[PDB]
Context: bound to proteins that are not shown
RNA sequence: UCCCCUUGGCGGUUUUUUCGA
DNA sequence: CGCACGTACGCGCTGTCCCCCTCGAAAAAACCGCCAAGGGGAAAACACCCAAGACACCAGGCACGAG
DNA sequence: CTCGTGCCTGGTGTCTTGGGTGTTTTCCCCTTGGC
DNA sequence: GGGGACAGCGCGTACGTGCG
Numbered sequence: 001u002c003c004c005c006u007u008g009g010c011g012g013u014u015u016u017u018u019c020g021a
Numbered sequence: 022c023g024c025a026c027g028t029a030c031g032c033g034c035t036g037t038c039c040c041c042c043t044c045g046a047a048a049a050a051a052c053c054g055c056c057a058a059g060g061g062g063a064a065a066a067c068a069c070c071c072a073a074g075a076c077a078c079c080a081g082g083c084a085c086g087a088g
Numbered sequence: 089c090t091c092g093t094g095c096c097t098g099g100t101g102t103c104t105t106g107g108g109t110g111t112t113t114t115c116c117c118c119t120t121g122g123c
Numbered sequence: 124g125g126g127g128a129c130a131g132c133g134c135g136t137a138c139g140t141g142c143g
Base pairs, nucleotide, nucleotide: 012052013051014050015049016048017047018046019045020044021043022143023142024141025140026139027138028137030135031134032133033132034131035130036129037128038127039126040125041124054123055122056121057120058119059118060117061116062115063114064113065112066111067110068109069108070107071106072105073104074103075102076101077100078099079098080097081096082095083094084093085092086091087090088089
C1' cells in the first nucleotide's frame, strides 16, 4: 500500500353561500 | 337729516358621508385572453453562364441549263 | 460550247434549349405586445 | 338596506354704513 454516504420546514388569495355559540 | 341700501351676520335646513355583535367550521369558483404589429427566414422571379444535341449548311458528286 | 446552276446525299457544327447561379424582391413563420 | 351625524349650503332678519 483502491472510496462515497451528506437530505431537512414547503404554504395561494378574494368573493359569495351555508352552518355553530 | 330723512331715509335706504348692501353688508356681514345671523340662523335653519337639505344632502352626503359613516357606521351597523362577538368569535368559530365548511363549501365552491374565480384568478385576461383576445386580437394585432413587427423582425426575420425561406423562398420566388429574374438576367445571366455552361452543356447537349439535332438540323440545317456547306461540301461532295452527277446532271441539266442557258450565258 | 461547256461552265454554271442544281438536285441529291452525308456529315457537322454549331444554335438551340436544359441545367444551373445568386441576386432583388415578396409571402410566410415566429414571437411579443396592447386594449 | 337603514338611521343618524356632520357638513355645506341655503335662506333670512337688522344694521350700519351709506344713500337721497
An RNA structure, together with DNA, in which 143 nucleotides are resolved.
Primary citation: Walshe et al., Nat Commun (2025), "Molecular mechanism of co-transcriptional H3K36 methylation by SETD2".
Method: electron microscopy, resolution 6.4 angstrom. The entry became public in 2025.
Ions in the entry include zinc and magnesium.
The PDB entry is titled "State 1 MAP3 RNA Pol II activated elongation complex with SETD2 and upstream hexasome".
The entry has 29 different proteins, among them DNA-directed RNA polymerase II subunit RPB7, RNA polymerase II subunit K and RNA polymerase-associated protein RTF1 homolog.
The reconstruction used 112,302 particles.